[PDB]
RNA sequence: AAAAAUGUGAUCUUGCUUGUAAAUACAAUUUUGAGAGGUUAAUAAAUUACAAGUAGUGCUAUUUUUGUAUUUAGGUUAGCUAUUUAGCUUUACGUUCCAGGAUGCCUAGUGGCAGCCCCACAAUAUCCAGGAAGCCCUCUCUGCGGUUAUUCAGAUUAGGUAGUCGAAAAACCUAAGAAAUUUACCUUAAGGCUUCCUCGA
Numbered sequence: 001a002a003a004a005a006u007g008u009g010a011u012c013u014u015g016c017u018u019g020u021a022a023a024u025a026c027a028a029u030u031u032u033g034a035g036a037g038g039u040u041a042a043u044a045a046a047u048u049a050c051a052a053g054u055a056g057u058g059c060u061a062u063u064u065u066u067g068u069a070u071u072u073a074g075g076u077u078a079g080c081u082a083u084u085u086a087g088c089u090u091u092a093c094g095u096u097c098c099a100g101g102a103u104g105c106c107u108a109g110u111g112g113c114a115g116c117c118c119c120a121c122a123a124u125a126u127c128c129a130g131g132a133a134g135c136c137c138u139c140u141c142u143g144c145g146g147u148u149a150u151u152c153a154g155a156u157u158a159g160g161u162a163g164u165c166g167a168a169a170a171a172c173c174u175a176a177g178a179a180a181u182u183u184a185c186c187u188u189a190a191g192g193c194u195u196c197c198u199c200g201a
Base pairs, nucleotide, nucleotide: 001066002065016053017052018051019050020049021048022047033141034140035139037137073107074106080087081086095133096132097131098130100128101127103125110120111119112118146172150168151167154165155164158187159186160185161184
C1' cells in the first nucleotide's frame, strides 16, 4: 500500500472551523552622506499530533488476507502580457534581492528522445505570495555649510575710511540656496605768459 469480516448501533478515522506546540536564508539594491535613536507603524500562513462542533464521519472504534514494495520520483503555489501566434517575472504588492512549504493536480502513459518522472500532453486552482535588506523622522561628525562677537595684520586703493576679500578668531550648528557681488564716499587754497626801424664790397 490493497481485499475476509464479529464488531464497538451496520460505519469513518475529520480536506473544514475553533483552542494548544514547532518549519517557512542572509546579504545586496534604496534608504539619513555616515554612525543608525524609530531599520518606527501595523501585524503575518501553513504542515503533522489532541479535544469540541460538525463541513467529515455514527464519538469511542475492531479483524483476516494481499502487497519487497503501488515506494514513486518530478514538478505546481507560475505569473503577467498580446487580437491571435505567442511573448514571458529568481515573487513584490515604498524601493529592491531572495524562500518558496500545503492542498490538489499534471508528467507515471502516449508523440520526440537511447532512456526517463525530460520536451509535448507540461497540469487546475492554489493558503502565505513569506523572508530579507530599507526607519518618508530624532542626536552625533556636520552632508548641504554654513553662520557668528570679533581682533585684525594683511589684502585691495593714488592714498584714507567703510565695505568686500584674507587671516588669527568668542561661540553656535544641522538636515543638501546647491548661493553672488561691480563697492562706495572722502582730499586737493593760490600754477608758470616780452618784441623792437641796416636792404651787412